[PDB]
Context: one part of a larger RNA
RNA sequence: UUAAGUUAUUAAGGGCGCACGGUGGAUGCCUUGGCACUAGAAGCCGAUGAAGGACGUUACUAACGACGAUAUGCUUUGGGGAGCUGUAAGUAAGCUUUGAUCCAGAGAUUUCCGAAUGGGGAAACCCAGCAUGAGUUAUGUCAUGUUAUCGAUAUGUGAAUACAUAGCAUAUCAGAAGGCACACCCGGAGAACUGAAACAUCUUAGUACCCGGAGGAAGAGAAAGAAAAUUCGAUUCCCUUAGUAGCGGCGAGCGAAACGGGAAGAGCCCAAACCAACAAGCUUGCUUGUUGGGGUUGUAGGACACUCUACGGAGUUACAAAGGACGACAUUAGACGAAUCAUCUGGAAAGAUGAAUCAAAGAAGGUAAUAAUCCUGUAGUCGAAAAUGUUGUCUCUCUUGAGUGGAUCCUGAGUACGACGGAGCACGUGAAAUUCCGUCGGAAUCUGGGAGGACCAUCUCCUAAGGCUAAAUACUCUCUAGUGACCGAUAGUGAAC
RNA sequence: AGUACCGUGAGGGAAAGGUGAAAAGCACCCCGGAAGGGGAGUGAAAUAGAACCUGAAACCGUGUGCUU
Numbered sequence: 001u002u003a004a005g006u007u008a009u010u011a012a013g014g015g016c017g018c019a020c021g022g023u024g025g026a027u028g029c030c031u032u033g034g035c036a037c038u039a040g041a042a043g044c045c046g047a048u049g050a051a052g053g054a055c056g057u058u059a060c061u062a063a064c065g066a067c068g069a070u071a072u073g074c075u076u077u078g079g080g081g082a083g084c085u086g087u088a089a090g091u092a093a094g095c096u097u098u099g100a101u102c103c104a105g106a107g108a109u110u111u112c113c114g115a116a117u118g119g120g121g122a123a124a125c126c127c128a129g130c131a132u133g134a135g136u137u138a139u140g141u142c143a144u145g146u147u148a149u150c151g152a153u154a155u156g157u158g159a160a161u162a163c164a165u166a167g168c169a170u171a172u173c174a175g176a177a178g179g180c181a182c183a184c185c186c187g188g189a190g191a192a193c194u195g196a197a198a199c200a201u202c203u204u205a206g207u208a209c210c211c212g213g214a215g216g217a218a219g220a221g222a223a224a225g226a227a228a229a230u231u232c233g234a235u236u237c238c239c240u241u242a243g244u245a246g247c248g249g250c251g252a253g254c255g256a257a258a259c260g261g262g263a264a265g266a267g268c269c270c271a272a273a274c275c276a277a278c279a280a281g282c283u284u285g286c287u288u289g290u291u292g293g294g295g296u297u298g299u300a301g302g303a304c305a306c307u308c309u310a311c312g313g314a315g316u317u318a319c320a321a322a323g324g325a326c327g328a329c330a331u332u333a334g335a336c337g338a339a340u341c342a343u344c345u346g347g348a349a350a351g352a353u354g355a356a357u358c359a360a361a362g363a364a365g366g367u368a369a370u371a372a373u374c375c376u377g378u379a380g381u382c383g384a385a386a387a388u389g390u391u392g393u394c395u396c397u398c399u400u401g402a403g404u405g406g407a408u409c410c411u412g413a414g415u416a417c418g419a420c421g422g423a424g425c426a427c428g429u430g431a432a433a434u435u436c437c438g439u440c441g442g443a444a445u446c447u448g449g450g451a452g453g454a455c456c457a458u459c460u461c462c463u464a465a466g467g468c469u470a471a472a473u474a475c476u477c478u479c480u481a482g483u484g485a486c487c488g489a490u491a492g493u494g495a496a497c
Numbered sequence: 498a499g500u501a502c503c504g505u506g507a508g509g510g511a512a513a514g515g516u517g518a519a520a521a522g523c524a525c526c527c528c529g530g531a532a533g534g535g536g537a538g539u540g541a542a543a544u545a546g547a548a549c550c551u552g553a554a555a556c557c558g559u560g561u562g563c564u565u
Stems, first nucleotide, its partner, number of pairs: 013565010028550001029515002033487002035484006042476002045178001052113003055068002059091002064086001065072001074107002078103002083095001085093001118127003128147005134141001149176002152172006184215001187211002195202001199249001236263004246254002267468003270412001300411002304405001313398002327391003335381002340355005356373002358362001364376003417441007448463005502509002522549001525536004
Other pairs, nucleotide, nucleotide, family: 011012cHS011013cHS023555tHS024554tHS025552tSS025553tHS026552tHS027551cWW031488tHS031489tWH032496cSS033492tSS033493tHS034492tSS041478cWH043181tWS043216tHS046115tWS047117cWH049115tHS049116tWS049117tWS050116tHH050178tSS051114tHS053124tSS056071tWS057066cWW058072cWS060087cWH062088tWS063087tWS073108cWW076105cWW077104cWW077385cSS078385cHS081099tWS081100tHS082097tWS082100tWS083100tWS084094cWS087088tWS135140tHS148177cWH151173cWW158166tHS158167cWS159165tWH180214tWH183216cWW184474cSS185213cWW185218tSS186212cWW189209cWW190206tWS190208tHS191207tWH192205tHH193204tHS194203cWW196251cSS202252tWS206207cHS215217cSS216474tWS217473tWH220235cSS221234cSS222266cWS222267tHS222469tWH223233tHS225232cWW225461tHS226231cWW227229tWS228452tWS234471tWW235472tWW240259cWW241258tWS242257tHH243244cHS243255tWS244256tWH245255tHS246426tSS248251tHS248252tHS248428cWS251428cWH252428cWW263472cSS264471cSS266469tWS271296tHS272295tHS272410cSS273294tHS273302tWS273303tSS274303tWS276291cWW277279tHH281282cHS281289cWS282285tHS297298cHS297411tWS300446tHS302409cWW303408cWW306404cWW308401cWS310311cWS311312cHS314320tWS315321cWS316395cWW322396cHS324395cWS331388cWW333334cHS333385tHS334382cWW337361tWS337379tHS338358cSS338361tWS339372tWS339373tHS345349tWH346348tHS347368tSS348368tSS361378cWS363377tHS367371tWH384387tWS413444tHH414415cHS414442tWS415443tWH415465cSS416442tHS432434tHS444465tWW476477cHS488496tWS489496tWS489514tHS491496tWH494498tSS498512tHH499500cHS499510tWS500511tWH501510tWS504506tHS504507tHS516520tWH517519tHS517521tHS517542cWS518541tHH520543tWW521539cSS521545tWW522546tSS522547tHS523537cWS524537tHS529531tHS529532tHS538546tWW539543tWH540542tHS540545tHS543546cHS
């Protein structure tokens, strides 16, 4: 060779592991910004033009800041000592050791719009008019001023229709108007979804939202009471009483007060009255007005009848006002403010290792890593060109302070009160007692009249129908100083730019 | 930043921080029209160069040990 058999040889692309790159911007570390509070100042500006804007002004060169034709700023007072020209770095022309550049306090300049207000209007613009200047031959053009509507103030004039009012004007004060911290406070008006396991009385809720007033606080407040004692004693706020008593389609639900413990504490003033001075009006008088006294209440006060005596006090927080002197503190530029060197590692020390020191200062932040002794500071201490407010003593000013009597006149008028309709009181309307609005009716003058939760009596309690009133209390758009078992860039504000 | 943007208007309404101690922020040569890169330099350090602290994952690549 031959015959049979095992096997036989690749990675086009893919899979797993590992190494190295890229995208992208999680995480860790950090902070420019935020969040919640505490303590204290303060609380909302404007026709003398606001809040909020539009234009503009320097060196580039923009936005923002600051400023306004005197414009990236001007004048006066002072802290401090080489530097200084915002932002956009840089430079630039500069200026300055002569205090410029800075910080604090004052004055001036302050375009245009906007309540906008000479007229108009589509904000940031257009058109006027008068009186005086510049000017201009002389007009023109352009300056500094001025001219809204209401109100209160002096005057004059004073219309249908005479006085006279109104009103015309004039000359006057600008009193107002807009904005807003609508957070708190006080008024006018006033839902619905929802809950009742539906829904209508009821609830949400007198809430949201709309209007006004608008203050730095507002409101309330000085016994016609609360109550039942022996009493408190104007009002307001905290804790109790108490989820009680009460109310309720007796459902869902709503819900006190008295008393007690505290904070703070305060009361005042007009009317009315017999009353009078010159008198105001006028019949010489009362009447009734304008002035000053008067005294304002409760076991009745004050009138009316009688009688002892005034300056201490009081306060610029009410009852009484002002602005003066000295001021103590505390204050915004405040200023001064003790104490450490050497080495090793390292780019670099505050770390490590050695020695030291101050402390009434060992809070914090920076410095090339982690500092009581390096820097700015902290504890403390002596002191405010210009203004402040606490906080003392003094001025300061007025004005005494009281008892007895008890009813001779006074003592808060369409009021109190009644009815029909509603509402607010914890309370659904009953007993609503108590208090308010609309419509109507409608008493008394102190041995009177009003209250004590229906109501009739004895008992207490009180004296309405006029006004003002500090304190203790609510809130934070803001300011200064701080705090946190608050966030760290999808967090914390929508917003670290 | 009550901005960009959206809407006739009333009105609604964002995303976006980090060089280093100090700019010493890379003179100069080489490739390139430029961008970008390579050296060299400054710096303790340029995979600290402005898209700048660290730099995860998804996702995209280059190389290779074993396997198809």
Solved structure of RNA (23S, nucleotides 3 to 570) from Staphylococcus aureus, 565 nucleotides shown.
An Rfam search finds the family "Bacterial large subunit ribosomal RNA" in it. Rfam links the family to the GO terms structural constituent of ribosome and ribosome.
The reconstruction used 175,844 particles.
The 2022 paper behind the entry is "Structural Studies Reveal the Role of Helix 68 in the Elongation Step of Protein Biosynthesis".
Among the 23 different proteins in the entry, which are not shown, are 50S ribosomal protein L34, 50S ribosomal protein L30 and 50S ribosomal protein L15.